[PDB]
Context: bound to proteins that are not shown
RNA sequence: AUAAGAAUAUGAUGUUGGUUCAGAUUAAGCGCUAAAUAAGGACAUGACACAUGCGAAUCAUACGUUUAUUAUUGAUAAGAUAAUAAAUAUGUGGUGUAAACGUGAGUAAUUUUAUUAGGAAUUAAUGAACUAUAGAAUAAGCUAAAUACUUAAUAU
RNA sequence: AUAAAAAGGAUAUAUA
RNA sequence: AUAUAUUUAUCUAUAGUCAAGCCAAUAAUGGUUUAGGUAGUAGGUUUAUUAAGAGUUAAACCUAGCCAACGAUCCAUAAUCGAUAAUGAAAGUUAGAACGAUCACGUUGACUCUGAAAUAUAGUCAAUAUCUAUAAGAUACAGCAGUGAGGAAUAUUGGACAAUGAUCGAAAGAUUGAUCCAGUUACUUAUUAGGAUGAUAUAUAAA
RNA sequence: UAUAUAUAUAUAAAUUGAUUAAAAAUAAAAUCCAUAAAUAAUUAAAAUAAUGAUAUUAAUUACCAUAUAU
RNA sequence: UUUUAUAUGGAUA
RNA sequence: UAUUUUAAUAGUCCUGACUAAUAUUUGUGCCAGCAGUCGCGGUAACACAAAGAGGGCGAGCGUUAAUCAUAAUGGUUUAAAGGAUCCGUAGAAUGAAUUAUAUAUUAUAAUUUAGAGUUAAUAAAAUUAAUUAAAGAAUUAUAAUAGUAAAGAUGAAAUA
RNA sequence: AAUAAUUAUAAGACUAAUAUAUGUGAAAAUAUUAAUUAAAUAUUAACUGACAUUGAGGGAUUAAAACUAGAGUAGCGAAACGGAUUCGAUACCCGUGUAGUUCUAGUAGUAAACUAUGAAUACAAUUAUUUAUAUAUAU
RNA sequence: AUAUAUAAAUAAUAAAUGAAAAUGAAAGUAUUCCACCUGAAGAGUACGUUAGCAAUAAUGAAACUCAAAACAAUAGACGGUUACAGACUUAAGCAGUGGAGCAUGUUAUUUAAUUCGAUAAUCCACGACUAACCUUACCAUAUUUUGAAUAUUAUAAUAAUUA
RNA sequence: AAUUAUUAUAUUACAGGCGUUACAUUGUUGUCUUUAGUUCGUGCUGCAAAGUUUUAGAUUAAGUUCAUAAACGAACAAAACUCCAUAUAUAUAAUUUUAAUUAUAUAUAAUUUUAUAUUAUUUAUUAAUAUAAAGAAAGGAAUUAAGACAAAUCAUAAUGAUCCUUAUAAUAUGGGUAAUAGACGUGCUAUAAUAAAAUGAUAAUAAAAUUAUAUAAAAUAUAUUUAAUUAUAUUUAAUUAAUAAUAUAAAACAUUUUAAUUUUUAAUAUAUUUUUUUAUUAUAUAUUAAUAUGAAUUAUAAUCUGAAAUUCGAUUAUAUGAAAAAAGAAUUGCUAGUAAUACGUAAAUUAGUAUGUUACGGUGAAUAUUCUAACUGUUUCGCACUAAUCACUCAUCACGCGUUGAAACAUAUUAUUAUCUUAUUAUUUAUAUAAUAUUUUUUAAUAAAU
RNA sequence: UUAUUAAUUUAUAUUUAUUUAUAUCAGAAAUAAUAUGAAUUAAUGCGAAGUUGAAAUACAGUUACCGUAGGGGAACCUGCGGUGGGCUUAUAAAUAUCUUAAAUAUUCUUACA
Repeated sequence: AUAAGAAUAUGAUGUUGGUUCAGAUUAAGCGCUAAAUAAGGACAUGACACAUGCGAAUCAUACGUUUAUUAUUGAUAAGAUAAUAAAUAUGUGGUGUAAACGUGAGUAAUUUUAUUAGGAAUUAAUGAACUAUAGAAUAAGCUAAAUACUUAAUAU
Repeated sequence: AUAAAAAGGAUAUAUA
Repeated sequence: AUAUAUUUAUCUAUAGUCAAGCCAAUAAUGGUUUAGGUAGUAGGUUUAUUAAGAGUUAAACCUAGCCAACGAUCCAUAAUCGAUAAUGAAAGUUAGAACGAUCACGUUGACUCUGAAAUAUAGUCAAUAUCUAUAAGAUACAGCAGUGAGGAAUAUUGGACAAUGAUCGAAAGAUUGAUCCAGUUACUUAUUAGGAUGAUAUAUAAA
Repeated sequence: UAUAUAUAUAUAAAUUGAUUAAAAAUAAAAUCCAUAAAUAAUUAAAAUAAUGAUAUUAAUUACCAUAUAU
Repeated sequence: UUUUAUAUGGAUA
Repeated sequence: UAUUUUAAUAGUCCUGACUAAUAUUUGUGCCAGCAGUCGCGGUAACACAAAGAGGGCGAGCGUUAAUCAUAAUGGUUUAAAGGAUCCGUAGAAUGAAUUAUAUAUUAUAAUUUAGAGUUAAUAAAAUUAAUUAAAGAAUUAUAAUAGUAAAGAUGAAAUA
Repeated sequence: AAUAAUUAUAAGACUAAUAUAUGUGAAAAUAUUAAUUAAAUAUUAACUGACAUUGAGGGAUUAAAACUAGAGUAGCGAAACGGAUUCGAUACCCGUGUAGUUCUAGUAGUAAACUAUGAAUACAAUUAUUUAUAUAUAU
Repeated sequence: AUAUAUAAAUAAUAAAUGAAAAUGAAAGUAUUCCACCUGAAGAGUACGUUAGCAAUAAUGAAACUCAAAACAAUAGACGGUUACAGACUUAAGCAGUGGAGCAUGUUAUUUAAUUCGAUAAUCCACGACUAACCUUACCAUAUUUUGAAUAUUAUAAUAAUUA
Repeated sequence: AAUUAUUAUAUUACAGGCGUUACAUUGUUGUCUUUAGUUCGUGCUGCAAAGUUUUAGAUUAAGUUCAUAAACGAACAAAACUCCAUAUAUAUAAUUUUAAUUAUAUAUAAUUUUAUAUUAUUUAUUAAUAUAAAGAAAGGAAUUAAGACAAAUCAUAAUGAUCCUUAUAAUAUGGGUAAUAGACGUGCUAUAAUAAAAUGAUAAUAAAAUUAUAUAAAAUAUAUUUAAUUAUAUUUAAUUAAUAAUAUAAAACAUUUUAAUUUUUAAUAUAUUUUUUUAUUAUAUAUUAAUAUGAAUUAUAAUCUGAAAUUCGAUUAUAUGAAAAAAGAAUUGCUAGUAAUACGUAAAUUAGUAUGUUACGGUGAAUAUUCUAACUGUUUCGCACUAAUCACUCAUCACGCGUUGAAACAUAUUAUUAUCUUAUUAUUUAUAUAAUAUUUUUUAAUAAAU
Repeated sequence: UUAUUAAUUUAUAUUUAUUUAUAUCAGAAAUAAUAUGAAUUAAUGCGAAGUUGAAAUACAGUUACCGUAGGGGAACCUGCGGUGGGCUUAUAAAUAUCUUAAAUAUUCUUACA
C1' cells in the first nucleotide's frame, strides 16, 4: 500500500438530481429481557440550592503550665531546689494547606492553546529545599518565658 | 559598592 | 552556672538540582444582512515603576500615524490539546467522558498583605443567600458521601490506612473521603454459561 | 465351545402439520462420561523487621502425610 | 519435561 | 476390599423489494393498522393482527438521539450554474530564450528576439463614434379649383 | 359642398432600392448625402528587449420602458371614453385618441442585454466557397 | 489572363468529445486567470443595508413541506398542421319514381281486438314462398287444471320371471 | 305366491309461458371500412428505449405488374390453384325414353402467343400504339383476416336472470289481424296511330322447371251461334316420367280494323290509280276536349275450392263505364346479351287465391363526362398529451392545519459614560497644643545617697 | 548630686485623627446591545374541495416568452423594444450531336510474339 455499492424517475431509454438504505461507533436514553466472573466507566442538564457526618493536622526534644515519689532545705510544713516518672496542644511558639481534589463559568487570544534544535532586556545580593563544601551563631529589650517579636553587633 | 544574618533543645561527662 | 562530646536544629556564602518572569514567529469557530475601525489610538523622546524589555501602568512633550474585502471593528458561540477515543483505503472528519498535558475558576466584584511567585478557596469592603451567638458574627459541598431541584439519563450518607504517596515529628508515631479496596448500575469489554450417543416397545428362536 | 454374525419373524404403539421432495425432528426422552458449585483439607501473592482493608483471598487437592522412582 | 507410578506412616468401611 | 458429592429452562427483532428468511394457514376487508425508502390494506393480504415453519444477532435484541463512512479520480449551449460589455488595480495569480554563479524550478547578472509594443515606408479601405451642414418619397392639416353624392371602415357592420 | 382629382402652403417624424448587418463597433449598437475631428488594416524596414496574460475590488459604457426640467407634437399609440363581436367580452376588430414615441440637459443601470457557449495561449485530419497579400508568366 | 503560394472568413466533415441533440477548430487535445453552480418549492421573496426625484436597482436569507424535480432522446396519440394519391363525388344516355285509378306495406286514428316486431343509410310485397276456419301470436264467451316431459311413491289391469 | 315388464290412474317436485330483458347471451345476418399486411426467426445499426433504413420506387383502372435497399427468410391475411361457361378429344347409347343439332363422365386449352413499324422511356432483351400472323377463346363464381356500429333478431330455435302457476299455461265457438280522416314506401293498369284490337291448322321459332299429400290429354255437353275461341261441367287416355301430361310459347311477321279526323262515309257520274282516283251533293252540334282510348265502381245471374266464401276468396256472362290529356321541386335503376319489352314460360307457398318473390328463355339498344367539402392511406411540421385533446392545464374567491417576518411596547441581562452617589484601598495635601520612643529646655513630686 | 515618675520646651523617626486631590467595588441616571413575551401586522406552504373563466402545451384557435409601463373579478389584456425556447418547416420556367455494323468489334484459357 487495502478506495465495491443498493432502492426510488420514466410508457419505456439515457442522463441530471436529491432522498433513503447496506457498515462501524457512543459519555448514551428508552422498550422487552437477563446467569456467573474479571476488568474498564458512571450528573454531559441548574458555576442551581444544600440537612447531616467527614476531607488538615502535627510537634511535650521551642517556651510555659499541672501532678506523684525520693533526696536536700524549711524546728512543722506552707513553699523552694534537684533527680525520676507522668499529665497538659482551652496559654505563647514552629511547620503544614501557591499543593492536591473538584469543576468548565469565564475565555476567539496586549492575555489562552500548540509548535520552534527561536530570542533578550543581553532577567534580582529571590531558595522555595534538598545535595556538596566552607564559615558563623554576638548584646540588649519586650512577654510569665522562648527556637515569639523588636533594636543593635559582626559576616562574599 | 559594600549591603544583608542567626537559636536553641535533648543526652552524657567534667567543672562551678 | 561553665566547659567539652554526641545528637537534632538556626544563619550566611559558592555551585548543583528542582523551579520562575518576559518577547518573537506560525496555527486556532460562525456572521460583513457587523464596513469602516482606532484617539494611548500608531510611532518618537524622557522620567516613575519592576530583577527585567515595552503606551505595560502613571506623568510630560512631540510626529500622524496604525488596522481593514487574504475580512478590520463588532456580535454570537466555545475551556484547549495528545503518542487519547470514534470513523475512513486514505487525506480527513468528529469527540475532548475515560488516560495524560495546559489554562481558568472554587457563590459574585474589586482591592490589599505576606511571599521568589497570589488581585490566593487568605485578609479587607461590597453584593446575593442562609444561619445563631446579634456580633464592624458565621456559613457558601465545583473535597467525599448524601439530599432537594432540573433532566430522557449517571451510583454508597461503605471499609481501610495493609499498599503507593502527602503533611507533622529527632524518634516513637499521629493524620490523610489523596489513595487503595468494596457497594450500586449489562454503561462498555472479555471469559464461561455440557459434551459424546440418541428415532419405538414387547414377544420371539437347540434342549 | 475350530470364533458365530448382513439375525429373522410376528404383535402393538406411533405428538402438531402434511399425503411427499412438507416438514416440526437428533429436536425430546433415554443411555454413557464429565466438570462447576457444594463439602473437606490446604493455602499462595499483593509485604515485610512487623503491619492485609480487600477477605468467607486466589489457586490447588479430593481421606491427609511420607519415601522412592517419576 | 510435565506428568506418571509404586510403596509406605497415620485415617474410615 | 474399597474410600465426599454432583448439576445444567435465552432473549429479542425480523421473513414483498432494497435484505438473510418457499410448508402453509386463520382473522380483518382503504377498517383496524404497518411504514427507513418504494409502499401495504377495497374478501386467494408473502407487507395489517396471529398460528405453523423459517432467517438474524445473542445476555443481550430492538428503538430513538448522535458521529464517521458511503462520488467531485465535479460541473455551468440545451438539465442548478458565463458576470450586459469592455477597461484596468491588487493578486500572498500565471507567464519567453541562452549562459554563468548561487544558498537552486528560485534568485541575481549578462546576453538573445519567437510574446507584447513604438516609428516610419508602401499598399488598401471609407466603416465606427461625436458634431455641423444638406437631400428625399410620403403623410396630416389648411386654402383654392372645378366636379359631384356619398365617403370611410370591416369577416359583416357601427361609431366618429 | 365631403371623399376622389389638380394646384399652393405649413409642420413633424422617418430614411425605398442597393442589402448580405456583408462589414464595422467592447457590448448596447450601426445602412439617405456631405464636411470636420478621433479610431481602425496588411506587408516591409528599423527600433524596444518579456515591457505579457488574466483580472477580486474598482471604473466606464449600456436596448426598450420609466422619471426630472425646457421645447416639439405630423403619424403611431398604454390609458380613458365610445362602436362592434359574444351567453358574457374589463379582450382580440373599429372610432375619438391622453401619456409616450421626437429634440436638448439629466436621473436610472435593467432585457430571451442570447452564440442561452468568459478571456488568453499551444496544438490536431480534409474538402468546398469567397476575401486578402504575394508570386509568376506562353496574359 | 489564368496559374502557384500563404492567411482570414464561412459551409460540410474525419478524429476526438458528449446524457444525447450535437460541437468541429471547439462543446477536441492541453495550459493560465476570472465569474458562477450544489434537489424541488419557498425566492430572486422577507428583513436590513446602499444608491436613486421616483419607478426601482444591487446585496440576499431561514423556517415550514415534499421525494421529488429536470434534460436529451424513443414510440405513440393528437393538432381549428403540410403536401400527395385515391376514390368520393357530376355529366351523358334508356326507362322510370314524384300526377290518376287500383294492388300492397307503413303511419296515424279507430276498435272488444284491430297481435307483435322491423321501422335513416342498413324499415316500409320487410319478417310473410300465400291471414275465410286453421295459420294466430290479438278480442269476446265458455271450458280444462301434474297439463307434452322426467322422476318418486302408491293403486290396480296384463305378461314374463321366480316358488 | 312373491318378484320383475308393460299399461292406466293417482301423488309432488314441476310441466308450460309469442311474459320482461338483443344494452346479460349462443347462433345468424345487415352496413361500412382497413385487409403486399401482421407476427416469428436470423442478421445488422444505436450505450439504450428502439430502428431495420433504398422509398415520398416505378407501373396498372386497380396488388395491377415489376424493380430495389443491411437485410434475408418462414408463416399465416392474399393472389393464384380451383369450379362454372365456352372450344376440342375419348368413352357410353344395339340413334323407338331420339333431342346424336343430344345426354354426361374423363381429359386438354389462354393469366393467349409471335413478327414488324411508330411514339415515349430507366432507350433496352422495354411500355404505349398500330400493322401482320396463329387461335373457338370473349364472361363469371367462389376463394379469408380484423374492427366497428354494445346495428336486427329472446317472433326460426336455444341460454341466464326476473315474473305468471285456477293462469301471463291449455281447449273450443265466433270475431279481429281486411277498420278509414290525412300522410309515406313499393308495385300494377292506363292516358291511341314509331300502337292498340281482331285473324293466321299439313300448326313460325324457346329455355328452364313440375307431376304418389299428382300432372291431366282427346272427346262430349252448356254458355252458344255452322265451327273456332274462352269458361265450366261430364268423362279420367297416357305418365310417377330424356317416354305421357301441365304446354301448338309469346312478341315477331302478314292481312284487316282503329275515335279524335269533313284525313270519314254514302248517293250519282268518272277513270289507263279500280282493295283505287276525280267531280258534285249530303255526312252536326257541341267541344279543351274522354272515344270504338281507359276499366275503376256497381247491379244481377252462374261457376270453382272447401265442412264453411257473412265480416273476407277466385272465375265467367249480361249490364254499369269513374278518374286519367303523360306527372313540378326533388328522385330510382341500369353501362351488354345489360337496360327496355301490352315478350311470354316455369317453380316455390295452397284445398282455394299474386299486380309479390324466385327462376327461364325470345327480341335487343343508347350513352359514356365533370367536379369540390368531409372520408382514406402516404407524407410535412409541431407537440408541456402517454388510460394518450372527453388529454393536460393557469389564477382569484370559498374550506382546515403549519411556518416565518416585523413590531409600540412591558420585561430581564450586559456594556458604556465629559453625569450623580460611593464602601474600601493606593497615592498625594494641610493640620494637631494628637500618641509613642529618643533627643532636647526647664519644672515639680518622689526616692536613694549624702 | 544622682535616679524614677508626671508635666513643659525641643527637634527627629514611627503612628493616629481630621482634611485636600486623583483613581477605584458597587448603585443611580442616560444611552446602546442581547434575549424574552408582546398589542399589532405582513408573506407563504400544504391539505381536501368546489366556484368563475379558459391563460398555457397543436398555427392551443390573438405566436409564446424577456424587460418595462398602464389597466382589469381572476387567470390575464394592452403599449414599446428584444428573443426563438415559432415559420432553414428551406426542393426545377422541360427540351442535346456525323464515319468505315462487322470477311473487321463481340469469341480468345499462358498463346502470339
Molecule: 15S mitochondrial rRNA
Organism: Saccharomyces cerevisiae